[PDB]
This is an experimental structure of RNA (RNA Aptamer), with 38 nucleotides shown.
It was solved by solution NMR.
The entry is an ensemble of 25 models.
Bound small molecules: malachite green (MGR).
Entry title: Solution Structure of the Malachite Green RNA Binding Aptamer.
RNA sequence: GGAUCCCGACUGGCGAGAGCCAGGUAACGAAUGGAUCC
Ligand code: MGR
Repeated sequence: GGAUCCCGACUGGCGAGAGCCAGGUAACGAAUGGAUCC
C1' cells in the first nucleotide's frame, strides 16, 4: 500500500433527518485507517 471487516457522516427512491430498503459498487477506504498477508 491492496483487500477484508468496522465505520453512514454515502448513493439511489421518499421526507426535514436517519431512517427503511439495496449495497463494496454508479458509485464511496472521506483516517495520513488497523491488523493480517506479500
Ligand atoms: C465507505 C468509506 C468511505 C470513505 C472513507 C472510508 C470508508 C463507508 C462504508 C460504510 C459506512 C461508512 C463509510 C465505503 C462504502 C462503500 C464502498 C467503498 C467505501 C456503515 C457508516 C461500495 C466500493 N458506514 N464501495